[PDB]
Context: bound to proteins that are not shown
RNA sequence: GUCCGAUCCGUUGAGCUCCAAGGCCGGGCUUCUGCAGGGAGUGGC
RNA sequence: GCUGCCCCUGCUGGGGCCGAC
RNA sequence: GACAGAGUGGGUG
RNA sequence: CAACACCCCGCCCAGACCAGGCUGGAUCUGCGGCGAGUGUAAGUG
RNA sequence: CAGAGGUUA
Numbered sequence: 001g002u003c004c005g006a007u008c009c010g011u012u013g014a015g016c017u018c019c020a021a022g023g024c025c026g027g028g029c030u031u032c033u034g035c036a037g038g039g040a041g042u043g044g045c
Numbered sequence: 046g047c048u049g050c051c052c053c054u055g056c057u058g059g060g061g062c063c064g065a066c
Numbered sequence: 067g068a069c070a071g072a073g074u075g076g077g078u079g
Numbered sequence: 080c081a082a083c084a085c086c087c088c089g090c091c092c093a094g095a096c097c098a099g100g101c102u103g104g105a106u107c108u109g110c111g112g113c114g115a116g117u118g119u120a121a122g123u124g
Numbered sequence: 125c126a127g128a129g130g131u132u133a
Base pairs, nucleotide, nucleotide: 001132003130004129007126009124010123011122015117016116017115018114023113024112025111026110027063028062029061030060031059032058034056035055036054037053038052039051041050042049043048044047045046069109070108071107072106075087076086077085078084079083088103089101090100091099
């Protein structure tokens, strides 16, 4: 120098999980049309 | 009962602005 | 890094 | 007839069942992010 | 990346 070897270190506060039965966020303001409901002064029949 | 303006409320679609380091 | 697939209904008085 | 109420379908601040509340362009189902729980994943050096 | 050792050239 090679092979076996629990463990160890780096990759890596990674990976996983988080509303289910009861975590949070993925919005708000203002214009243009097209749309719908209703209301009325009406208008043209 | 057919049918254009208006008004009040809400909705896509296109315009703008603000919002998560 | 400022989202999407489905739905946006059916009945009784 | 309509107008409304109720039921079925949704969500719970409510509930033994009822009842109560909210909702119909709501929402639902995911995905992403935040915060958190664990305690450093497999694979590979 | 180290590893108590064992093993082999």

About this RNA: LSU rRNA chain 13; LSU rRNA chain 12 from Euglena gracilis: 133 nucleotides with solved positions. The PDB entry is titled "Cryo-EM structure of the highly atypical cytoplasmic ribosome of Euglena gracilis". The reconstruction used 176,308 particles. The entry also models zinc ions.